Order: sequence, then C1' cells, then structure tokens
RNA sequence: GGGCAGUGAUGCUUCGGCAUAUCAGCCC
Repeated sequence: GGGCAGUGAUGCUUCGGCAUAUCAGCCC
C1' cells in the first nucleotide's frame, strides 16, 4: 500500500429511478 462476511449515508428529482460514500481484523 491492495482486497472481504457485517453495517447505515446523501444526492438530481419525476419523488420515482438510480449513484454508491464509510469503519475493527488479516496476508506479503
């Protein structure tokens, strides 16, 4: 320096659709 079972946070807006922010551990 990279990644994962767990979790809750906002936006344009038609208020529906969708975008995806986050933390403890671990290996070389």